[PDB]
Context: one part of a larger RNA, bound to proteins that are not shown
Molecule: 23S rRNA, nucleotides 2047 to 2925
Organism: Bacillus subtilis subsp. subtilis str. 168
RNA sequence: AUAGUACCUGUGAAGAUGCAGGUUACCCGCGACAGGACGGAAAGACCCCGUGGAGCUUUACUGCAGCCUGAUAUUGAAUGUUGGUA
RNA sequence: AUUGACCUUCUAACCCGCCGCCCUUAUCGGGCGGGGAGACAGUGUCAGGUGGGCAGUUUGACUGGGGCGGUCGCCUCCUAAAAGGUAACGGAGGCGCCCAAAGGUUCCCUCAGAAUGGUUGGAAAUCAUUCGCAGAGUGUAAAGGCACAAGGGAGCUUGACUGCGAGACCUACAAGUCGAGCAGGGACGAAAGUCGGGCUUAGUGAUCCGGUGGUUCCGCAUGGAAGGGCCAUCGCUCAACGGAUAAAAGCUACCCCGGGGAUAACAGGCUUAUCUCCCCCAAGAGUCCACAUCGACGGGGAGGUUUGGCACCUCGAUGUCGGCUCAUCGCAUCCUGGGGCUGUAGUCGGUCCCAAGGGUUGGGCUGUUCGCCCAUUAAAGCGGUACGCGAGCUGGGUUCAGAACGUCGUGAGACAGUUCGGUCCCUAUCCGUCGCGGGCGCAGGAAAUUUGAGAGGAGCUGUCCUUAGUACGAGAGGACCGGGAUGGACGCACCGCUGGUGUACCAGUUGUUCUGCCAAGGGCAUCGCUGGGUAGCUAUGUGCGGACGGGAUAAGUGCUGAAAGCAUCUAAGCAUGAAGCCCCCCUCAAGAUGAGAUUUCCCAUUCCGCAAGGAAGUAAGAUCCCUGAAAGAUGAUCAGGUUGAUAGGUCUGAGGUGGAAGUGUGGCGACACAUGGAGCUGACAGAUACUAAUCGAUCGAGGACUUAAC
Ligand code: PRO
Numbered sequence: 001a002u003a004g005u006a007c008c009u010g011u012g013a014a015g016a017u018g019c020a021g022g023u024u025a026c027c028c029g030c031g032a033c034a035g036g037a038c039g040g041a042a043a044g045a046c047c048c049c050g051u052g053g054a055g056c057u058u059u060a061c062u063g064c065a066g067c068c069u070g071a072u073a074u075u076g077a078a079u080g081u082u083g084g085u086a
Numbered sequence: 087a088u089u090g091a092c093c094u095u096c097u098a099a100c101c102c103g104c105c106g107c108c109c110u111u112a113u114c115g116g117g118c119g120g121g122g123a124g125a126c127a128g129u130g131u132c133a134g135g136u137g138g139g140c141a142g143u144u145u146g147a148c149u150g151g152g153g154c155g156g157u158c159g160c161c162u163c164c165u166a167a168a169a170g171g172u173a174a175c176g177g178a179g180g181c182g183c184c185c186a187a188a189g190g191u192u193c194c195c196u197c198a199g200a201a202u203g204g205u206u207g208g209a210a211a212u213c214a215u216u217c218g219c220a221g222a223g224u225g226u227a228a229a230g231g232c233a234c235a236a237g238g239g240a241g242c243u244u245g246a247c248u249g250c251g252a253g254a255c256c257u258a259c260a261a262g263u264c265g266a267g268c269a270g271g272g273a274c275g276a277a278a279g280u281c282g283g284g285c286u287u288a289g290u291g292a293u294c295c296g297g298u299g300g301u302u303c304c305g306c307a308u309g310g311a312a313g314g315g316c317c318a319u320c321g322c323u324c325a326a327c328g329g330a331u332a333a334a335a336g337c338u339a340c341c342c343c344g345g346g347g348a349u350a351a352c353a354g355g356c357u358u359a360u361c362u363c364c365c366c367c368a369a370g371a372g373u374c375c376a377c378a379u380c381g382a383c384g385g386g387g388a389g390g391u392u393u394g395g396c397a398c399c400u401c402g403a404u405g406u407c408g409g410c411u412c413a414u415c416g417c418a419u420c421c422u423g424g425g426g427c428u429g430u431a432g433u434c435g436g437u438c439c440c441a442a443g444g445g446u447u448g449g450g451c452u453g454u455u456c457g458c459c460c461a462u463u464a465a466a467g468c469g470g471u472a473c474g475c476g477a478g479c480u481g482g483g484u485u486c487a488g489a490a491c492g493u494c495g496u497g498a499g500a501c502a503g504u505u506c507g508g509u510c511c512c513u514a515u516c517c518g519u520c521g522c523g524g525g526c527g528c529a530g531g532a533a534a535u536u537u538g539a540g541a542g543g544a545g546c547u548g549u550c551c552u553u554a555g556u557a558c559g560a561g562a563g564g565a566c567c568g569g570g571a572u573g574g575a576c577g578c579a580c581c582g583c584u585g586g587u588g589u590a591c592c593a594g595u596u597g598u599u600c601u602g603c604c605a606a607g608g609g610c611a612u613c614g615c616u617g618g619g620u621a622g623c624u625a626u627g628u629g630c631g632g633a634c635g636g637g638a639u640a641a642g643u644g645c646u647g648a649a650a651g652c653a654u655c656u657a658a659g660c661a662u663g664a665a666g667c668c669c670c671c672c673u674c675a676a677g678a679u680g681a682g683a684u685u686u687c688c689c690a691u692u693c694c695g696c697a698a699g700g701a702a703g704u705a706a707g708a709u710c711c712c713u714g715a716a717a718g719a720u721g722a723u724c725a726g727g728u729u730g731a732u733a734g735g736u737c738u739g740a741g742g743u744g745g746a747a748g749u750g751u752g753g754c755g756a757c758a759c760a761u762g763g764a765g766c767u768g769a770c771a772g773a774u775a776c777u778a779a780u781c782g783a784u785c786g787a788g789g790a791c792u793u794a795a796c
Stems, first nucleotide, its partner, number of pairs: 003017001006023005026525008035517003039512002047346004052342002054338004060143005066136009076096003080092005101122002104120006146158003155175001159181006182327001183225001184284002189243007197221001199217005223232002226289001228287003247270004253264003259328001272281003295321007303314002353400001354398001355396003359393001361389006370380002407482001408480003412474001413471005420445003423440006447461005488506004492501003526677001530688007540674004546574007558563001576631005584625004591618005596611006635669003642662004689789001691702004707785003711727005732778003735774005741767003748761005
C1' cells in the first nucleotide's frame, strides 16, 4: 500500500490477522466494549551525534563603545622658579 | 648668552544651561553691551589604561551511550595461532637522554659467587689459593645477542669525517632503515686492515615564518643597495606529538534545527554474575543419635519475578511509577481436602508428599511498591501477563517552563536532594469481546415438542451443641471418627414484607402574575418549596443455592505374589484412597453443513417444454399493515386484530392522599365544626365493544438419483 483481514504454540529484525504446525470458523448487518492492529495525531522535547544554531556567563580569546590619562592643534601675553647649554 | 619643565598673574581667542538691550508678539537663534571663566575647558588627530557595557567566536577526540576518570607520539616484551603482519579502556615495562669517553684503533685480558687461610675487619672492604659457561657485565626498559667477546684494562687519537653511493629492507604518502664500493683528507696499526659514533632496537616534530654564518646565484633603466635564492645551522611539552589559528573557557530546565534505534533511559530479547528456589556430600548441633529438626566446609542445578551485562526491535514517539476498574494464568500451596515421618501422649505443632476446585479482610501512616502498626480472619499465598490493564480512569510521584531552601559554582546556573504550583487529545475502519437481527442452508412445504455432540456456570468456609469432660494425660488440659443446629462471604430470582425512588398521584405553603371581582383556580419561581406516595424499577429487603451421591484416580495404605527357597504393594493378579478428574446440580446448544429425533398439518394443481428444467395460481401455514406489553435501542419476542377485552375510554374496585367545593353553624377575626373516611387519584384489578385494531395485499408445496429390504 492493495486486502477474501480468526485462535493457540512456535518461528522470524529476538513481542505475527498475513510465516509454520495445529485448533476453530455458514453469508450480510445493527447496538455496544476498547485487548491488538507496536492504533491516529506531531520527521522524540529525553539521550547521543553535527568540527549545526541561538540566548546567557566569566579571572576563555580577540575586539569595540564608554570612561580615565598624556601629547599635539585651536593657543595668546607677562612673571618668577628650575633642568642641557654662561 | 641661548632652549625645555614648573608655579603664578593677565585678557584678547574659546566657553557661558548668567544679566540688560535689539532683531521680536520668541525660556530657540543671532547681534550689541555688561559680568563670570580663560589659554583651561570643549573639539580634532595620535597615544596608553580601564572596560562582558557590547560584539564575533573558540571551548578536541577515543569511549561497550554521554558526562566524569583514563589515554593520545616513540621504544621493548607477551597476547600473536613456529615467515611477516594482526585488535580491545588486553597483560607488563621504558623514552623525550647520557658519554669528550661510556667514541675510533692497536695491544693485552676474563666475569658472578662459594670454600679455605689471613692485622685492624664484621655476613660483607682489600690479599691469597681453589672451584667456577657465565650463575657476571654490557650508561639506561625489555627482548634478541655477546666469553675467536659486543664484557674488563692500557697506549695513541677525534671517522661522533666531507662529497657520495650499486643495491636492498620498510612503506598509502610523508618519512624511516641497511649498504658494499668510489674520491678527498685523516686516526690507529709493522702490516693485514678497521674507523662516516656507542652490542642492537627509544632519546623525537612536517610546513610556513623568523634569526645567525657562508655564498663564482638573482638584483625591476644602469652601478650599487634593499631584499630574495642556495648551502649550513638555530628558534616548537606545536606532548591532542601528520602539528586546524599568532591568538580561545563555561551555562541552557527559556532553548532550537538537522539526524540516529549507527547510541542511553521504559518494555521486550540473549545471558544468568547477582537474585529466588531446589539439590549432592555429611563435619557438626540435636542427652545418645548426621539425616525428627537444623546442616558447616565444599559440590551440582532449575527458574527468569531482582540488580545488572550486552545494545538485537522500536528515537518520521513501543506514554513512563503507584493506585482504580476488569481480570486471567503458573504452582515453588496461604487456607480448606488427602497423606508419610516426627525429638507425633492429648490439644497444638514441625517437616515432607499429593492437590490450583474454590477462597485468600477492613483500616492508620507514606505518591509510594514495599514495610511497620491497629483490628480481624479458615487464610490474610508467592509470582507471570509490555514492572497485565492511561485510544478504560486517576495523575499523588516521577518528568518542562515559576518560586524557594541547603549545597556546589566567580558566574550564567546545577543537584534519582528537598519544597509550594503546574493543559492527560481521539466521532472505532478491521480483528477481538458482549448482545441483537436479516439471509440461505439442512432433497416437498408447514406448526409444535425435543435428543445432546459440544460449551458455559457453580465449586469457599466459620461457630456452637452433641458424641464427651469420653479417648489421651501426673496434672494442666483435652480430641479423632460420627450426629445435629446456625452463620460469614459469594451467587440466582423476586417485590408479599421492611425501606428507596416514583417530574401527568394526593395534600400543605411563600412571592408575584393572570382567569373582571369575592370565593375557587391557572402560570412561573430546582418538580418553587414542604409532607406523603401507586405501578414500575430496586437493596440495605425476602426466598433459594454450593445438597446427597456415583465412577475412575494422586500422594498414601495395602492384599496375594514370584523374579530372588526368604523377604518384597508389582513383575502376573486383586483392592483401597483427595475440596482435585469425569459425572451428578444449573444454563446455552443440531450452522453438531456430522444440519439428528418425535407428533401433527397440507397433497400431488395449471401452463410452458423433447425431456432436463422453467413459469403461474394456490394448500397447510406465515407475513405486510394495525391495537399493544409481561418484550424492547432498532429488528426481535409475546398478547391481540371485530364469533375481538389488544389498548384507550367508561363503570366498579384496590391502593394513595387525608377530609373537596358549595352550603350551613359557631367565632370580632385568623379559623373551627358539620354536611361526609369526603373529594381527588398516572401506570394496578375486574367488567363493558363506546373509540381504535377497517378494507386489503404479499409470500408459501407438488417433493432428484442409486442400491437394499419390503
Ligand atoms: N525515562 C522515563 C523514566 O525514567 C520513562 C522512560 C525513561